Order: sequence, then structure tokens, then C1' cells
RNA sequence: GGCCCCUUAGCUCAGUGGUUAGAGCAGGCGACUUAUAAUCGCUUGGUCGCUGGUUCAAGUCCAGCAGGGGCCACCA
Repeated sequence: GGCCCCUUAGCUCAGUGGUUAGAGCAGGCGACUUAUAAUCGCUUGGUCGCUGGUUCAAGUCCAGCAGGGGCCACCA
């Protein structure tokens, strides 16, 4: 040079599908306890790493980028 995989919530994570959401630990308040723990309930919160187009409503469907790694390639 090829392929690819994934890089979404503090820390992370997960992914169909015509959309930015589902959590589990955290963080807030409630219940509980002799008091700590654990338990439980409630809530809390992503430019789906970015960026174009394209789509009755597309982060995806399809480009141009960045990003890392895994194997293969590479006789100025």
C1' cells in the first nucleotide's frame, strides 16, 4: 500500500434499527441498619471518535477524514 475491527454518560461502555440511547458500577437524594456495610426504590446525565452528502423522520444505509491497534503486503 491492502483489508478490517472498534474507538458513544463522570469512569465507561452496547447495540439492532429511519436518529443522540439501554444499562452495570460511580454521583445525587429516599427506604433500611444498633451504626457501617451491602441491599432495594427513585432520579442523574453522549455533536453514537468527527465530517460531509443521501434519506416522508438516517450517528447507521453510502462517501471524505481522524483514530488506534491485529494479521498480510512493501527490491527507488

Entry title: Cryo-EM structure of the proline-rich antimicrobial peptide drosocin bound to the terminating ribosome. Isoleucine-tRNA: 76 nucleotides with solved positions. An Rfam search finds the family "tRNA" in it. The literature on the family includes a 1993 paper in Trends Biochem Sci by Hou, "The tertiary structure of tRNA and the development of the genetic code". The 2023 paper behind the entry is "Structural basis for translation inhibition by the glycosylated drosocin peptide". Released in 2023, the model rests on cryo-electron microscopy data to a resolution of 2.3 A. Among the 51 different proteins in the entry, which are not shown, are 30S ribosomal protein S15, 30S ribosomal protein S14 and 50S ribosomal protein L27. The reconstruction used 137,449 particles.